Context: bound to proteins that are not shown
RNA sequence: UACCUGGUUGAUCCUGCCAGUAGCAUAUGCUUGUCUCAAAGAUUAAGCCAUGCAUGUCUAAGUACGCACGGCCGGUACAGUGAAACUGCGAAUGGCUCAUUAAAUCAGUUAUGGUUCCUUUGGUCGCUCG
RNA sequence: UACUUGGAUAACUGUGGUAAUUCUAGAGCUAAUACAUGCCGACGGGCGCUGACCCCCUUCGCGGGGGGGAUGCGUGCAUUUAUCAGUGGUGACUCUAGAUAACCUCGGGCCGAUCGCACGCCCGGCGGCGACGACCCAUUCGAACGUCUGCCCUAUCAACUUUCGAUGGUAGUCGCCGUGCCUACCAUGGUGACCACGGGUGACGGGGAAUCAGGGUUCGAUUCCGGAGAGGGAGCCUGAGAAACGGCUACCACAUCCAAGGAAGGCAGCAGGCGCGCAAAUUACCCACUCCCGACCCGGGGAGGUAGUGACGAAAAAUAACAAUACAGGACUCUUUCGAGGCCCUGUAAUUGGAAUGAGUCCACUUUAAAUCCUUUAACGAGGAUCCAUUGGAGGGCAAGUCUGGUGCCAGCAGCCGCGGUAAUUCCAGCUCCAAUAGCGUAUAUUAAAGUUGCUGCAGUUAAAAAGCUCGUAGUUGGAUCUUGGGAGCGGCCGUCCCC
RNA sequence: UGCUCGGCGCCGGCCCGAAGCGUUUACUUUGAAAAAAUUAGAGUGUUCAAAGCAGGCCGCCUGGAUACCGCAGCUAGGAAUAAUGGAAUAGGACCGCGGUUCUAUUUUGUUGGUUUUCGGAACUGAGGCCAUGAUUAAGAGGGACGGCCGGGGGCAUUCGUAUUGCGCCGCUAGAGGUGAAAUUCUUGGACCGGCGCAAGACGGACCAGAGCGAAAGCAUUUGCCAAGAAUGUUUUCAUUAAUCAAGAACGAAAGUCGGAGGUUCGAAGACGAUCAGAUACCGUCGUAGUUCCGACCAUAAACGAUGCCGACUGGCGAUGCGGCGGCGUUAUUCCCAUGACCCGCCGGGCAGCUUCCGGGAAACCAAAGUCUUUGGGUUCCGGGGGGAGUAUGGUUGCAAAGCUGAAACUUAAAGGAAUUGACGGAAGGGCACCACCAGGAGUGGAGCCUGCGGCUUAAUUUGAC
RNA sequence: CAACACGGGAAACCUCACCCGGCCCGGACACGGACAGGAUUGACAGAUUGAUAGCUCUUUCUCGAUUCCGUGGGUGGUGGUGCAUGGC
RNA sequence: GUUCUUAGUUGGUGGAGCGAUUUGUCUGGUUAAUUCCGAUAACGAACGAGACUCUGGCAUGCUAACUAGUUACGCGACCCCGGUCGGCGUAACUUCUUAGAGGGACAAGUGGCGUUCAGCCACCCGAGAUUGAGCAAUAACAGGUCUGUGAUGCCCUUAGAUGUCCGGGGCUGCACGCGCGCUACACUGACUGGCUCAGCGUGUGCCUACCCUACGCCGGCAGGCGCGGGUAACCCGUUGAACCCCAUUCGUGAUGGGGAUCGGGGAUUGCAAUUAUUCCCCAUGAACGAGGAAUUCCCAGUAAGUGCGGGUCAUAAGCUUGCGUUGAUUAAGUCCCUGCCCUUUGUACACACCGCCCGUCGCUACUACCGAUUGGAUGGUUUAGUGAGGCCCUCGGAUCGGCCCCGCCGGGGUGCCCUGGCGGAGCGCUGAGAAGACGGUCGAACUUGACUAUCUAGAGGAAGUAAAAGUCGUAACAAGGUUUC
RNA sequence: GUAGGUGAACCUGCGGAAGGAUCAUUA
Repeated sequence: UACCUGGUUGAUCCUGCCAGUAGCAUAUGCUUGUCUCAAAGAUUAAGCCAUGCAUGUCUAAGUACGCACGGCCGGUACAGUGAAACUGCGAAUGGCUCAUUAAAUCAGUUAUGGUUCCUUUGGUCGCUCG
Repeated sequence: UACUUGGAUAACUGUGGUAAUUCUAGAGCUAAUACAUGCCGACGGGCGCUGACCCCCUUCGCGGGGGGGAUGCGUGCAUUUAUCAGUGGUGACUCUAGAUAACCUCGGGCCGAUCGCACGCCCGGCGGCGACGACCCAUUCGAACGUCUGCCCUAUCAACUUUCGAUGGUAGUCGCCGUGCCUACCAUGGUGACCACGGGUGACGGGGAAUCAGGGUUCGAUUCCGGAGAGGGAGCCUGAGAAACGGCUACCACAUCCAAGGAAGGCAGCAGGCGCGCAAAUUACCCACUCCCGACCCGGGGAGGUAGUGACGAAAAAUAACAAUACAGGACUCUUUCGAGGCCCUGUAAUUGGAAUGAGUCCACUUUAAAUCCUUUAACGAGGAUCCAUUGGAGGGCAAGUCUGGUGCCAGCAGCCGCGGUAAUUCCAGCUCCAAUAGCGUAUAUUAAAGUUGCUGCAGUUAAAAAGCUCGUAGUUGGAUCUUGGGAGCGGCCGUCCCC
Repeated sequence: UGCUCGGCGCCGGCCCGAAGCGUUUACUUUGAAAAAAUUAGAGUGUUCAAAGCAGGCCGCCUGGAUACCGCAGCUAGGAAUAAUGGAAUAGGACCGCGGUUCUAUUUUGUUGGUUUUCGGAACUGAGGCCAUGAUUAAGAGGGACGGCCGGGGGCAUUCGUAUUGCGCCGCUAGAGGUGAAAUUCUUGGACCGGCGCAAGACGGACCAGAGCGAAAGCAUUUGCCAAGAAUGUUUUCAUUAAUCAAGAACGAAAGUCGGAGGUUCGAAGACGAUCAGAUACCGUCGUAGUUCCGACCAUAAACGAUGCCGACUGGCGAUGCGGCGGCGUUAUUCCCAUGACCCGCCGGGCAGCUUCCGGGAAACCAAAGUCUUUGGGUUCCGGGGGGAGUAUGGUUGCAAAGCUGAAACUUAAAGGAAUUGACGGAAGGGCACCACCAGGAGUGGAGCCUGCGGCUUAAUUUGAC
Repeated sequence: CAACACGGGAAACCUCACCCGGCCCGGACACGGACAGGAUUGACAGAUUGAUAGCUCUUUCUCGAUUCCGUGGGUGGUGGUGCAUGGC
Repeated sequence: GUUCUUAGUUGGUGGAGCGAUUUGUCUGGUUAAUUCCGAUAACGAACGAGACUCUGGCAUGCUAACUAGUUACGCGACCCCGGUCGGCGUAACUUCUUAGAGGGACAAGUGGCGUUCAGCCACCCGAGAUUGAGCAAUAACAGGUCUGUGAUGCCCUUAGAUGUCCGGGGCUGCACGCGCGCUACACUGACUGGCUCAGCGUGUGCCUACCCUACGCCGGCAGGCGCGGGUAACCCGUUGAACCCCAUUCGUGAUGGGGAUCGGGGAUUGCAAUUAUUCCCCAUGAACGAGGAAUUCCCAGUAAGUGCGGGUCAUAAGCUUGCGUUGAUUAAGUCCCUGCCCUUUGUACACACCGCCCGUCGCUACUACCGAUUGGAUGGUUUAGUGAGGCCCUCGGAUCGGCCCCGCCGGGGUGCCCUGGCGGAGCGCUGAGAAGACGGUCGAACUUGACUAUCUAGAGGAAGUAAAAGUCGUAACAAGGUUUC
Repeated sequence: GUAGGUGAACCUGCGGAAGGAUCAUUA
């Protein structure tokens, strides 16, 4: 590196395949001093599960009469920490797997002048004649 | 009542039930940014309709014209309908804005009965900065429907779909909106050899992976994007967002506790277990990093991080180096050679010799959330430096013994050709040698080799092969023919810039 | 390429900028838009490297590039190649004039009603004008026409011997068959010779490396009907073409179904031979069939074991058809012209000889060439040998069968062309008393001698077949 | 064919390779034992034997370093293979 | 030894082919012959054949011969000058004998045939117009020999020996089959006498013993005893060989053919003979009357008859190797049989036709197929029934309130109202609202049925593949024996 | 190729082919 070799015959030139050859995964055998990275119950069973854990959350700023602690200055309610519970928000993200699925999914390209949109940012928030 | 409206209910006290659950009952209290009700102010008037009336001008007069005007009704944005006119924008509105007439759901729509820091100014009234919440419009994150083109094998799959929507029309229902999405009435449509429809797939798709001259072939469960699903189906609640399953309700299968009355369940999350198999790791530590969630600088996260197992695989890289003697060769010299001199080497020898290190043991530092590992560094740590390198082969392909002992077509070897029947180069062993080297062998899938699937690029007389013959639709492929030439400019007839 | 708005401006015109308008694509180049990660790739001593996105200098200095990302969609230039359209009953361009209808709006100091014109759109007359508008006519094709040509096709008709049978006549004892015979016929007269009659087949010699047809195929005469190639053409149309899944027409022989006919031949069968057997080769007889008419079947070594269309690349002598030209012979005769020979040229066709064209593994092939110097168009079809053209399914047929068509399993060869041997109950040349012929002497028979096998044995030692 | 009056094969003994018996070493050489206080050879009778083989038993003396006993090794073989070969 | 007694074999350079290979090495004529002539992409060569050696034939020419002879001569013997004498002796010579050198034969001469070449036929002259052998190519055979070898590898055994020697036996054994031979079947003979002719060749030893024999006596024979010669052209030996020839007896009878089997006796060799070594004598007297199918050798001094030598050998040839002797019938051709050589050709063979190769049937194993069983088991889709549960709608009304209606009132307000309580009450209206129910919709699930995909059992039937020394045939490969498809 | 038949390989009838054992057979 844009490559071949053995095997049909007494011998030859072919067709033609078989076998060799080098990678790359999966498993397995024997062997294994150092060091840096690093895959890993996908394949058959999207079979079945003991046990434990994996989603909760408070600031000065919704609700403290739990002495549960706690200051004295009382009496003009509430000093201040603060468990619990109501309230608000999140739990529709993430994580796992590949059974279904063949103009379906998906990809590139465009439309919503045919629609919803917590939250964030910016506008609005005495426009009303009671 | 607006100097602030109403009545419940947790937490708590207390009485209880059940074999049993994150099961709950009766009694007593008490809160809201939970649940409800609800005004004052701006608010003094404007603007549209009516219009009693009044006044003025012209007119003999009716008439004509011009004013002012009490009362009464409506009088924001959002919603629903109808009509009229045509600020701003689009490629294009039945767009945005404007005017008019009304409507506005009791399962009512907005117009603040909320909270914290400071703490001042006026003559009780005014005050700053925020927090929270709200209808609507933009924005952001999206989501959902659509447009165009693109996918493997199969014809022993050639016609398929339709009053059980198939393809269109009209009017509607439902839906967040477009639409046979569904309903009623109509029409008979729609797809197919350019492969419909049906079937199979050991089929989630893609960005990608392996092999590779140029083309290709095979793979993509797998960390990024998108889809789907939580044992199988189906139905929902809440919510902006779910047809959610670490939410609920059924049925099917499986399965747990039980006092036999009942209750409870969903690891294709992290570990771990059984099973299946040729075939795959710890029931570990931590929120320190990366981010995410919450009322939040503070809480949480088997997301994720860190270690353990780990020859899937990838990178680096020890298992000796040197000197002296003995020898053997080489270029050199002398020498007929031999033999000898070593200025010069080169190799070899369980000969001798001192030097250099890391494998390992291990003080510490560093590392780290805490460790570990690596890195640094004390002290030990190499002679058969036993601190001992394996895996396959030695007939050919294919690198390397006709060595020796055993067996005698037996045992066995051999991917293929073949070896073996009493002198085996091939079996079983010893010695020696070869290959790769902390790796090598075997089985299987696949790629190149394979110009043995040929588009590049094969073959069809006799090796496998051209239909018996012609016609023939799709498909593929199709004769010649229409604008030449000129000039500007530069350079060495010639090469670049320009217009027709 | 030209037909509203401004700016190098100048003197209503001219120069340029901007907006809109203008056969359609394919192709090609450019631009935009395209997630990262991965791959290619720039920088940087992770102690090198695989990596990573970091780092370097005495606070500063910097990096975190770039390329590729098909196809499909968008955008701007080019106009070769390839598609595609214009005017042919002109219902065509242009250029202005004549009207109708609807109608924007300018216009009458300010209200109102009508027509104008000015504009816009549509409909309709008469014009002029264009160089007014149809490429050519393929060594593409279709069609017409002319003279021929051919075992092309169908229908009818005609002739010929031969074969079998029958009738009669003649003379006779065998005739048929085979390698040899037998079955068979034969004094009741076979075979043979003669004359007739009938029947159904078949069409020799001429008959060829000649012809016609899509192939299968086609051979007596005459007539009828329709078709065809080539040649000739200063005829016509003007791309109408080539090859072709599906589908369609024909398709020898055999076979099947109805009829008619049945001479010969002859599957089956029967007998006679031969043979070890002989359900065969040989002989005699003989059924279905072989013939015709009307229907099926769809296969052949249906072969050139060789798709069709097109182009190019050597000669030479022939042959068939048509056409053209030329000395001369020979008919008609009465010369012109047509026939028959002879000498050439052209186009198709069947072949042949030769060749270092070239190719091929070779045999061989003027195609089986113009192929690693690989691309003219298009159809069918093969992928080691078997199983196997088998199983199954489908479809066609009255049946026989046809078409389509696997797998499991098995196996290192199966096969093609050529070479040297050996062999051949293959051919052609020879030769030998270990061959024959003409013979001689014999051996094999008898007795014995002697060697071998076998048997026996303590051993009857052994080699050689 | 290219075995069978062939092995030159007409074998009483020998030949002779076969069978039944019985003596002998003609087992070099090397190493290790004992070993001239004798390793060793031969032999007359008598039994025995096919046998005047002292083969063996009793005997009963002879000879003298030549031999014996072991371990290697050698030697001979008309033993096998002519399908391991040369020559013919 | 055989392929293989035939004529075949091989480089070098050149030419042809990709190559194995081919040409040279040949169309034709000729030859015993690849022997020549001649053609020719071949040219020049090599081996084989031939040539060559030995042998037969003939030379009154040569060299010569007491270990060969002839002729003459001289004696001697015998018979009627002569004749015979292998009786004796010697002068010449080489014809006969011996062995050396040369010579001679070449298809040379003549006549025909033929490319008029190579050559063939006939005839003359001639001793002779092909005498017979030896040697003998390339390549091979798994031909024979290890039992010829001190030629030899490897294996086996080696002292109770597979060494070697000695004694004895066997190799000879006998129901049978075959091969090489000898003797016969008679008169073309057998027997008994008489007569008369050869050619090869051996002979006394290395160990090693063993030779060929003359003559004279004894014996009937085999043999014995004495003398002599010979190491050999010297002696046996003039090698007095048989067959053949002449004369007897026999008379077609298995006979005087034939001589197997067998008894008795005598010799010889040997260390020993019985299972008789060989020889001699008497007696005994078998088959056999010409030989079936089949098969061997041979053509001129050949076949056949006949005897003699050598080898083996103490004893010795029914064998073999040579020698003479008497001596033919048939033929001068062919490819019919058995084979060999060359060219063309076909091949499916190449341990090469003693090759290869097809099919049924029988046994064993394995893989698929058909198959009565309305077979069986898993899945998937779906028709029709029943239909949990949720949601929507129409109802429903357990329960919890609100307001209103009274009397007792107290507080306030000018006999009224509002407030706070006590009780009643209609539930008069009015609000919220749970269980539950009609209907609708979505629709799990179950029952049944249908279709479809895979897998699987099955008596029996029928294939395929593979082992194999099976049975029957021979279909195909050559004209495969009837050309194949 | 087709049809019939036979223990079996196969045989036979009809029409083809040379892949034949003939590229040729004389006016």
An RNA structure (18S rRNA) from Oryctolagus cuniculus, in which 1695 nucleotides are resolved. Rfam match: Eukaryotic small subunit ribosomal RNA. On this family, see Yusupov et al., Science 2001: "Crystal structure of the ribosome at 5.5 A resolution". Its Rfam clan is "SSU clan". Rfam links the family to the GO terms ribosome and structural constituent of ribosome. Arango et al. published it in Mol.Cell in 2022: "Direct epitranscriptomic regulation of mammalian translation initiation through N4-acetylcytidine". NCBI's taxonomy places the organism under Eukaryota, Chordata, Teleostomi, Boreoeutheria, Oryctolagus. Among the 73 different proteins in the entry, which are not shown, are 40S ribosomal protein S15, Receptor of activated protein C kinase 1 and 60S ribosomal protein L18. The PDB entry is titled "80S translation initiation complex with ac4c(-1) mRNA and Harringtonine". The structure was determined by electron microscopy at 2.8 angstrom resolution and released in 2022.